[PDB]
Context: bound to proteins that are not shown
Molecule: CrRNA
Organism: unclassified sequences
RNA sequence: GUGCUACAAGCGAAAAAGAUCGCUUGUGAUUUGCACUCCCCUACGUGCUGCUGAA
DNA sequence: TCAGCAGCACGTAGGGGAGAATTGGC
Repeated sequence: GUGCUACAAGCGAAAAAGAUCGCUUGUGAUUUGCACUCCCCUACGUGCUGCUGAA
RNA backbone atom coordinates (compact mmCIF):
# COMPACT_ATOMS: atom_id res chain seq x y z
C1' G A 1 0.00 0.00 0.00
C1' U A 2 -4.83 -3.45 -0.56
C1' G A 3 -8.37 -6.00 2.09
C1' C A 4 -10.59 -8.14 6.04
C1' U A 5 -13.96 -2.84 6.14
C1' A A 6 -19.22 2.47 5.43
C1' C A 7 -24.16 4.65 7.13
C1' A A 8 -28.03 8.22 6.43
C1' A A 9 -30.47 12.67 3.42
C1' G A 10 -30.47 15.45 -1.32
C1' C A 11 -30.30 15.51 -6.97
C1' G A 12 -29.86 13.87 -11.44
C1' A A 13 -30.00 7.77 -15.28
C1' A A 14 -35.19 8.02 -14.25
C1' A A 15 -41.06 7.01 -16.63
C1' A A 16 -41.75 2.71 -10.52
C1' A A 17 -38.22 1.74 -7.23
C1' G A 18 -36.49 0.74 -0.72
C1' A A 19 -31.60 -2.12 -5.58
C1' U A 20 -26.82 -0.53 -8.61
C1' C A 21 -23.70 3.45 -10.43
C1' G A 22 -22.21 8.65 -10.56
C1' C A 23 -21.78 13.88 -7.70
C1' U A 24 -22.46 17.22 -3.27
C1' U A 25 -22.83 17.73 1.93
C1' G A 26 -23.35 14.60 6.96
C1' U A 27 -21.66 11.19 10.60
C1' G A 28 -17.96 7.03 13.69
C1' A A 29 -13.86 6.35 11.56
C1' U A 30 -7.75 6.05 11.86
C1' U A 31 -6.23 0.37 13.18
C1' U A 32 -7.38 -2.04 17.79
C1' G A 33 -4.10 -7.30 14.27
C1' C A 34 -3.99 -10.86 10.69
C1' A A 35 -2.63 -12.03 5.72
C1' C A 36 -1.09 -10.74 0.83
C1' U A 37 2.02 -13.72 -7.11
C1' C A 38 0.32 -9.92 -10.19
C1' C A 39 -0.41 -8.32 -15.17
C1' C A 40 -2.64 -8.81 -19.76
C1' C A 41 -5.01 -12.35 -24.16
C1' U A 42 -7.95 -16.34 -25.71
C1' A A 43 -12.11 -20.68 -25.69
C1' C A 44 -16.18 -22.45 -23.37
C1' G A 45 -18.31 -23.89 -18.97
C1' U A 46 -21.18 -22.86 -15.44
C1' G A 47 -24.38 -20.78 -12.65
C1' C A 48 -26.67 -15.53 -11.96
C1' U A 49 -30.49 -12.80 -13.56
C1' G A 50 -35.19 -10.35 -15.69
C1' C A 51 -39.36 -11.39 -19.38
C1' U A 52 -42.44 -15.40 -21.37
C1' G A 53 -44.31 -20.64 -21.60
C1' A A 54 -44.87 -25.23 -20.25
C1' A A 55 -46.42 -30.93 -16.75
C1' DT B 1 -40.20 -28.73 -11.31
C1' DC B 2 -36.91 -27.14 -17.43
C1' DA B 3 -37.72 -24.53 -21.80
C1' DG B 4 -35.99 -19.87 -24.95
C1' DC B 5 -33.46 -15.05 -25.28
C1' DA B 6 -30.50 -10.42 -23.98
C1' DG B 7 -26.68 -9.11 -20.15
C1' DC B 8 -23.44 -10.86 -16.34
C1' DA B 9 -19.94 -12.22 -12.87
C1' DC B 10 -16.17 -16.17 -11.82
C1' DG B 11 -14.11 -21.09 -13.07
C1' DT B 12 -11.35 -24.30 -16.15
C1' DA B 13 -8.14 -25.15 -18.88
C1' DG B 14 -4.75 -23.17 -21.84
C1' DG B 15 -1.15 -18.70 -24.04
C1' DG B 16 2.93 -14.47 -23.38
C1' DG B 17 5.79 -11.97 -19.22
C1' DA B 18 8.74 -9.71 -14.26
C1' DG B 19 17.40 -10.65 -19.54
C1' DA B 20 22.95 -10.97 -19.28
C1' DA B 21 26.76 -9.97 -21.33
C1' DT B 22 30.00 -8.34 -25.75
C1' DT B 23 32.00 -4.62 -29.37
C1' DG B 24 33.17 -0.88 -32.77
C1' DG B 25 33.30 4.54 -33.45
C1' DC B 26 35.11 7.06 -30.61